[PDB]
């Protein structure tokens, strides 16, 4: 930095996997 998955106050977070 993408992506795909959990969570939740369903967020501009987290946590995880992976490249």
């Nucleotide at each position: 930095g993408g992506a795909g998955g959990c969570u939740c106050u369903g967020g501009c977070a987290g946590c995880u996997u992976u490249c």